[PDB]
Context: one part of a larger RNA, bound to proteins that are not shown
RNA sequence: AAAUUGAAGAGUUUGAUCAUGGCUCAGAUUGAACGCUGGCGGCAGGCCUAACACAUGCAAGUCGAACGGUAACAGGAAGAAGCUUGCUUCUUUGCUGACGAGUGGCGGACGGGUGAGUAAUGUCUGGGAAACUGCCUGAUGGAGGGGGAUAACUACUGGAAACGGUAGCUAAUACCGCAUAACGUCGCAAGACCAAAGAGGGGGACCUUCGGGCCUCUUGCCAUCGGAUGUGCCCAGAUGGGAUUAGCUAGUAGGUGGGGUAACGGCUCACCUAGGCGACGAUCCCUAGCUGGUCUGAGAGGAUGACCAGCCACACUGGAACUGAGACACGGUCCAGACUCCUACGGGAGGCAGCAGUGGGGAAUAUUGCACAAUGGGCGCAAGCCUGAUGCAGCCAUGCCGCGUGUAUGAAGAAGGCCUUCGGGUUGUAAAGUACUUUCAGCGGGGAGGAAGGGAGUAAAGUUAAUACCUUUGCUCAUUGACGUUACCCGCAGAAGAAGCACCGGCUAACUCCGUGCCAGCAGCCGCGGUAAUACGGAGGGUGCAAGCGUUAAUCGGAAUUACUGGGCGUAAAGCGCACGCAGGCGGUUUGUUAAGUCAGAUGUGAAAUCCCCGGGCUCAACCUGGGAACUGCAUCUGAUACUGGCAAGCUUGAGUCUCGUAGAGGGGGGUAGAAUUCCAGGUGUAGCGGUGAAAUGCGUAGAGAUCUGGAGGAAUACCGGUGGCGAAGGCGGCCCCCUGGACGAAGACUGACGCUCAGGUGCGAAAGCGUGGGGAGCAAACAGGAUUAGAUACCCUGGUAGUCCACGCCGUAAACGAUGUCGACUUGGAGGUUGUGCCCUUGAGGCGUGGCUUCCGGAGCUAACGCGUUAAGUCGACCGCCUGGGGAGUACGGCCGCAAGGUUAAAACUCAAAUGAAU
Numbered sequence: 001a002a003a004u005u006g007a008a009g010a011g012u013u014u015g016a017u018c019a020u021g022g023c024u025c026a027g028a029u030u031g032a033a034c035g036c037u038g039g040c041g042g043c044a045g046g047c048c049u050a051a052c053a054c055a056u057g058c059a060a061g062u063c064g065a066a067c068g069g070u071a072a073c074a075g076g077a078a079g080a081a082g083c084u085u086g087c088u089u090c091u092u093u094g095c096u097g098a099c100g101a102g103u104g105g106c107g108g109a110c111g112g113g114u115g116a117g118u119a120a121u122g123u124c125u126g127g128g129a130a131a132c133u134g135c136c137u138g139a140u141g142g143a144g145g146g147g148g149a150u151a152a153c154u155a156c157u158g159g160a161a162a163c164g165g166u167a168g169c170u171a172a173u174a175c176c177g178c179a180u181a182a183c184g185u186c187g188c189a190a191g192a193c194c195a196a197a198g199a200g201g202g203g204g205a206c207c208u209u210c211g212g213g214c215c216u217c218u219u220g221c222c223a224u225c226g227g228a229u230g231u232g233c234c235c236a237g238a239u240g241g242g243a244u245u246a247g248c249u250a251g252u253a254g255g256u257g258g259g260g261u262a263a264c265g266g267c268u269c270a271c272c273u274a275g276g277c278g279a280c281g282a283u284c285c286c287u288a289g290c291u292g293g294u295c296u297g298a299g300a301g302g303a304u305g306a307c308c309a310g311c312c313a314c315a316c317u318g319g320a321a322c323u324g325a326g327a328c329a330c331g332g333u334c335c336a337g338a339c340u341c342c343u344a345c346g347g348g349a350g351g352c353a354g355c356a357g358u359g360g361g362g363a364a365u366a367u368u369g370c371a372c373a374a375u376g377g378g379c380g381c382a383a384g385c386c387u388g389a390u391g392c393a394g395c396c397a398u399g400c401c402g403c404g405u406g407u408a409u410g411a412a413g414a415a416g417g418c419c420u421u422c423g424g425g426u427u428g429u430a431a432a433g434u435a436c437u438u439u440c441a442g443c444g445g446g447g448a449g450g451a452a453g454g455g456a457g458u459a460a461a462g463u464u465a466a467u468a469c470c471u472u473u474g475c476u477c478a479u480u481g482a483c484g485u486u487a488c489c490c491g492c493a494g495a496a497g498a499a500g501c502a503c504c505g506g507c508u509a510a511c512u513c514c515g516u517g518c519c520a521g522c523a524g525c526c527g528c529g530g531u532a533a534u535a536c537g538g539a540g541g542g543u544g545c546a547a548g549c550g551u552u553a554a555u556c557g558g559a560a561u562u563a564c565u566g567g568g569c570g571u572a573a574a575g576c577g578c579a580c581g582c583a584g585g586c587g588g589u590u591u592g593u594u595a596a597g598u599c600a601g602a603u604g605u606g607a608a609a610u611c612c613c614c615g616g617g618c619u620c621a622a623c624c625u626g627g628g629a630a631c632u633g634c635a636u637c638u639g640a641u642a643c644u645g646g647c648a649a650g651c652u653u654g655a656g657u658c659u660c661g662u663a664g665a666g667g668g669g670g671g672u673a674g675a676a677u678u679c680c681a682g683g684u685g686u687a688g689c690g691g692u693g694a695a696a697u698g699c700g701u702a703g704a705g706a707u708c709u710g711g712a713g714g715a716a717u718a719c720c721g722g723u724g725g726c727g728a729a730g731g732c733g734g735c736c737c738c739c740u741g742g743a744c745g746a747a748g749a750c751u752g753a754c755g756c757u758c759a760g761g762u763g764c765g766a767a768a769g770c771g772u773g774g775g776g777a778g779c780a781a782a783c784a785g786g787a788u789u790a791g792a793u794a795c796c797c798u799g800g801u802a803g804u805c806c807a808c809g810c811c812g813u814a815a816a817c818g819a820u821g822u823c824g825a826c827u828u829g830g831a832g833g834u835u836g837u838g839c840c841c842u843u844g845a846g847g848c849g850u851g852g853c854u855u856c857c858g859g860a861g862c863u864a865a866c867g868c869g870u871u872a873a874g875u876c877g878a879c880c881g882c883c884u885g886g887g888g889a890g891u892a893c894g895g896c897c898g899c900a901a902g903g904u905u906a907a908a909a910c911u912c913a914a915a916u917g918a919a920u
Stems, first nucleotide, its partner, number of pairs: 009025004015920001017918003027556004032552005039403006045396002047361001052359003056356003061106003066103002069099002073097003077092001113314003122239007131231002136227007144178001146176002153168006184193003198219006240286003247277003252274008289311004293304004316337005339350004367393001369392003375389001376387004406436004416427004440497001442492005450483001453479001455477002458474005500545005505526003511540005521528002567883003570866002575880001577764004584757003588651007596644002598640008612628006654754001655751004659746004666740007673717001678712007688699002725732002769810006778804002783799004821879006829857012861868002885912003894905004
C1' cells in the first nucleotide's frame, strides 16, 4: 500500500406480431447415490435413514511420600545348605526394590458421543444484583491435648453364582469430643459461638528406652479477607408457521409474615387484596436445538445449521434423590417400565447417542488396526501409570489440488475402416520406422524433521549449623519416533505397467452412411419415428470433459416469477355489489417546550476460526500460517433540534353549523285518474273467429268474432321523454297531499384541524327462490294438447300452475359493470346537454361573467395495443381490498349463517406447457 472497486441471457402459446404468464436450459454448490470406467500422491470428508437393537475387546484411573500391610516376584539375612569352599537353593523372617486385595486421598461433573426434548429455568446481542466457587494464586495467623471404632485379617458357617452371616481383632491424612478463636458468623452493643493432620529428604555438637529425640528444608492440613477461573440468578430486544385456534389464568398477579436457597424471587406456606396475560397475537395446534458461520446472490435477499468452535439439552424409557466445590451423574445409586443374558431353579446380571465391530433399516457412509513418540487431561515429590482425547495408520475417486499414462522426428500421405458424384476426401504425423527421455509405479542404496524433556553424574547460587537434602540455572556422558519401508536424495531396467465417459436437430461446441419404417425406440424444453431420419439403433467422422464422465437427487441463481431495494389489478390473474364506522395507518398552518424517533461524537463490546488484503512455509497447488482489514450490530454517556412524535397555547385556508332560495322518477305512507286487456249483463247482427311459414289443437248457431251500451276486477302508468334528472350502490317515471334524506347556489356570521382512510363490526342490497295470509286482469317456469323434425323432452301455436301484485318475515346473490376502491392537490383545448347565480338601453326568443353535474371529440402524457385524456387509464400523496400459469375449484374438509335453496371463509393431491389479452 491493499482489504464487497460489481450486475448478460436462451427455448417454448401465434400463420405471423406485441404484451401478459408459467414451464424449461446455460451457472455455482453437495457429508451424496447409481451406471460405465479407473494409475499414483497431498489435504479434507465419511450412517443424512432406525434418539432401532446390540455379541466381544477396549474407552478412568492413580498415590507405598496418608494407612495396617504381605500374596505374587525380586533380591537380601542370623541360620538351614546347594557345597565342586564363595558360585549357591529352601526352611524361614516385609529387612527393602516393589506390590494383589483392603481403608484413605484426589479424579470417576473433565475429555469423547448424540440432537430426542425444548418457540424458552434455550440461544444471540446488551445490560443488571441478591451468590457460591476443588485444583492454582497474594495476605495473616493456627497447627494444642485426647477418645471410641472399623475394612483388611483370623475362626466358624450359607450360596450354583452374585454375593453374604456370626463373633474376634487392628492402623491412619477415616471418624468424634475437649482446648485454643478473629480482620469470621449471630448481635445496636454487651457479649455468645466455630477448625485442623500428618508424611517425607538430609544432618553437626549431645544422648538415651537405638524407635528416634533434637537441627533443618520440602509438602499436606485449619481459619479469615482477596485475586483468577467456573457456575447460579434477574431485565430488555431479537430469535419459526397457523385465527379452518380469541380469549387465557387459583400459586394464578400482587401485598404482609413464617419457612427456604449459596443467593433475589409465589421458591414455599398462611393470611389479605383481585389481580396478571391477550389482536404489538395471549391461549391452543404444527414444526424445531440456538449461534459463529455455510451455500447462493452485484446487492438486498433466498436457502441452510455435517465436518471446526461457542452455548444448551440428553445418556434404554418415566421418576428420584445420595455423595460431592461441582451432578440430580455418559461407562454411580434407588424405584417403576420395556427388553436381554446367566442359573445347579432357589436366585442373579446389564444398558455403545465413547472407539472399533454386529443385526436391522436404507440409494448410501470405513478397520473388532498402531502408539502414548508429540500436544493436552487424571493421579504422583518424582520416576512413572492411565488416556479409542489425541497423534497416526487401513478402507472408499466422496471432494479439492497436484502429476503421470511419454518427447521429438516420421508421406504421396501405407494397410484397414468410413464417405464418394470412382477423380478422390478422411481417419492422419495418427500408426509402423527413427532416434530420445525415465516423473510416477517397480527394485536396490542412503537418510532430515516432528525431541521439548526425563536419567546419572558435576559446578554455582538461594537454604541451613552445615559442603547434606531441596530447588533454580549452566556442563559433560549415555539415551527417548506409533507413524516408518517417513519426507527428500542417489542408483538400475525399459515406453516400458497406467484412458475412459457423455454428447453432435434448435436452445448448444460437434455430420455423414447403413438399418428400421408412427415399429423398435428417443425425449431437460420444443419435439423426433409411415422409404433421403444429421433426433431411433450401429458405424465412420467430430465436439466437450478427462481419472473421471454421465444420470438421478438437492439449495440458491437466472425468476423484476412475493417486486424493501424491485411488480401489478378497464379489456390479460387481480377493486369487496354499496355505504357507515371502532381499532389502526396518515394528517393543513404558527410559536414555545420536550428530545422518544432521527442525526453527531466518545467509550465499551461485537470470542477464535471462516471470508477479504499483503506477506511467510510445504518442489507447486490444494493445505498450513503472521499481521491487517472487516464483523455494516448492540449498549452507555454527551451533544445537535431541521423533520416525525409528546406537551401547551393558537391560526383559518381543510371540515362542520347558521340564513334565504333552486332543481330533481331520492325514500316511506295515504288518496285519486284515464287508456287498454280479460271477465260479467244486455242491444244490433250471422257464420265464422283465432292462429301459422303452412297448419292443427282451440273458440262459435247454448249465437262467437265484429259493433254499441252498462258494470266488476287486477296490473301498469302512452304522449311529456331527452347520451334528461335523482340516489352510496341496488335501483327510482300518471296526478295530488302528508312525513322525510341528500345535492347545489348566493351572501355574510360562527366553531377552530373537529380531517382522510378503514381489517374486524353494523346496515343496505335487482331478479329468481322460501314461510304465513291476502290478491290474481295480463304475462308465464312446470305441465297438457297441436305442429315442425331423421329425432324435437325445444325453437312456433292453443291452453296454463307456481310466480309476477299487497302485508309482515327470510334469502344476501348477478356481466351487483365504468368489468376502472375512497379522499385530496396539480396539468393545454373545442362543441353540446342539464341545473344555480352576478351584471347589461330586461327594450328581442339575447349580450358579458361565475359555480354544481353531464355527453361527444381531442392535446401532452400514459398504454401491449385497444384506447384513457381536467368526470384520467396523466402528474403526485394517504389509507383499504385484491392478484401471483391453465385445469382441479370458488370445489372438498372445518367454522359461522340459512326453514330450504344455498351463502360466506377457503385448501391439497393429480394433470398439462401452455391458458390468456390486444392488434395483424